This is an experimental structure of RNA (Bacillus subtilis small cytoplasmic RNA (scRNA),RNA) with a sequence from Bacillus subtilis subsp. subtilis str. 168, with 103 nucleotides shown. The 2014 paper behind the entry is "Structure of the complete bacterial SRP Alu domain". It holds a match to the Rfam family "Bacterial large signal recognition particle RNA". Rfam's curators write: The signal recognition particle (SRP) is a universally conserved ribonucleoprotein involved in the co-translational targeting of proteins to membranes. It is annotated as a non-coding RNA gene. Clan: SRP clan. It comes from the structure "Structure of the complete bacterial SRP Alu domain". Released in 2014, the model rests on X-ray diffraction data to a resolution of 3.1 angstrom.
[PDB]
């Protein structure tokens, strides 16, 4: 130094369109398609660029987390061609601590 194996954690336990906001979320309308539970809520509820809060949980460093690209369900503006975001799916990179193995 490479790559295995356990143990413990960070992250994660869905995302998107329109709209709303000083900004970020949640509920609501709609789309994806399966994706912890309970409490709060649109003439609102919760937060502060580490941007839902509280309580109870699940998984344990990668098919699983983070980032980019490809694709495209679907939404919005437009009579339309278009324009603009974009779920799923795919691909490619990146990301801890302790111990024990092997080269």
């Nucleotide at each position: 130094g490479g790559c295995c194996g356990u143990g413990c954690u960070a992250a994660g336990c869905g995302g998107g369109g329109a709209g709303g906001u000083a900004g970020c979320g949640g509920u609501g309308c709609c789309c994806u398609g399966u994706a912890c539970c309970u409490g709060c809520a649109a003439u609102c509820c919760g937060c502060u660029c580490u941007a839902g809060c509280a309580g109870g949980g699940c998984c344990g460093a990668a098919u699983c987390c983070c980032u980019u690209c490809u694709c495209g369900a679907g939404g919005u503006g437009g009579u339309a061609a278009c324009a603009u975001c974009g779920a799923c799916a795919g691909a490619a990179g990146g990301u801890g601590c302790a111990c024990g193995g092997u080269c």